[PDB]
């Protein structure tokens, strides 16, 4: 730093490609998902925005909500 764009560079004969990237695990109450978190490897910076989503059982509570659950 793994989303996008731009600059500048590397590779390439070239539509191109590499880079702020590639992997494994982990996100939960149960699940999905990542630009989230951990680890290894690899490394260059800039800008813009982004932090989500489906949902069950039970207790307390007027509620808001709190708490519990293979």
């Nucleotide at each position: 730093g793994u989303c996008a764009g731009g600059c500048c560079g590397g590779c390439g004969a070239a539509a191109g490609u590499c880079g702020c990237c590639a992997c494994a695990g982990u996100u939960u109450g149960g699940g999905g998902a990542a630009a989230g978190c951990u680890g290894u490897g690899c490394a260059g910076c800039c800008u813009g925005u982004a932090a989500c989503u489906c949902u069950c059982c039970c207790a307390c509570g007027a509620a808001a909500g709190u708490g519990g659950g293979u």
An RNA structure with a sequence from Zika virus, in which 70 nucleotides are resolved.
The PDB entry is titled "Crystal Structure of Zika virus xrRNA1 mutant".
Ions in the entry include magnesium.
Thompson et al. published it in Nat.Chem.Biol. in 2025: "Lifetime of ground conformational state determines the activity of structured RNA".
The structure was determined by X-ray diffraction at 3.15 A resolution and released in 2023.